Solved structure of RNA, 45 nucleotides shown. Released in 2023, the model rests on X-ray crystallography data to a resolution of 2.55 A. Crystals were grown from: 2.0 M Ammonium sulfate, 5% 2-propanol. It comes from the structure "Structure of Beetroot dimer bound to DFHO".

RNA sequence: GCGCCG
RNA sequence: GGCAGAGGUGGGUGGUGUGGAGGAGUAUCUGUCCGGCGC
Numbered sequence: 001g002c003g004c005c006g
Numbered sequence: 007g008g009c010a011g012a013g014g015u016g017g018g019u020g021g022u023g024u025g026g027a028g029g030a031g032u033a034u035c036u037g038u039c040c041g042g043c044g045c
Base pairs, nucleotide, nucleotide: 001045002044003043004042005041006040007039008038009037010036011035012034022033
Other pairs, nucleotide, nucleotide, family: 013018tWH013022tWH013030cWS014018cWH014031cWH016020cWH016028cWH017021cWH017029cWH018023cWH020025cWH021026cWH023031cWH025027tHS025028cWH026027cSS026029cWH
């Protein structure tokens, strides 16, 4: 700060 | 996972789905709030 999930 | 939106030239007052097996069926998607882990 998004990556993934619920 | 919650809340809001989004409706197939067939709709969501027919069922969000124990019809899925036709049509955006491998049926979800988008915005946001969360809960966890990585950097």